[PDB]
RNA sequence: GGAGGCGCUACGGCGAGGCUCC
Repeated sequence: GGAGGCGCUACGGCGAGGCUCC
């Protein structure tokens, strides 16, 4: 300077963070 992860669903998306990676 940018992306993942969580809990659940026909997974159309929600409800919240500390976590991890580039």
Solved structure of RNA, 22 nucleotides shown. The entry is an ensemble of 23 models. On the sample the depositors note: RNA sequence obtained from Dharmacon. The work is reported in "Stem of SL1 RNA in HIV-1: Structure and Nucleocapsid Protein Binding for a 1X3 Internal Loop" (Yuan et al., Biochemistry, 2003). Keywords: RNA.